An RNA with a sequence from Homo sapiens: 20 nucleotides with solved positions. The structure was determined by X-ray diffraction at 1.5 angstroms resolution and released in 2017. Huang et al. published it in EMBO Rep. in 2017: "Control of box C/D snoRNP assembly by N(6)-methylation of adenine".

RNA sequence: GCCGGACGGC
RNA sequence: GCCGGACGGC
Numbered sequence: 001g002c003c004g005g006a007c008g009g010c
Numbered sequence: 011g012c013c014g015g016a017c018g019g020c
Stems, first nucleotide, its partner, number of pairs: 001020004007014004
Other pairs, nucleotide, nucleotide, family: 005016cWW006015cWW
C1' cells in the first nucleotide's frame, strides 16, 4: 500500500 | 463520505 469487518471523532 | 488508530487476510 491492497482487501475485510468493527471501533472512535467529524 | 472525510479523518484516525488497532485488528483479520495479503